[PDB]
RNA sequence: CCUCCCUUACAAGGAGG
Numbered sequence: 001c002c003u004c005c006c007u008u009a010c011a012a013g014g015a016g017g
Stems, first nucleotide, its partner, number of pairs: 001017005
Other pairs, nucleotide, nucleotide, family: 006012tWW
C1' cells in the first nucleotide's frame, strides 16, 4: 500500500500478502 470480516451506535479494531 491492497483485499476481507465485524457492531442497531461513534470511532475503531483484527487477520492475510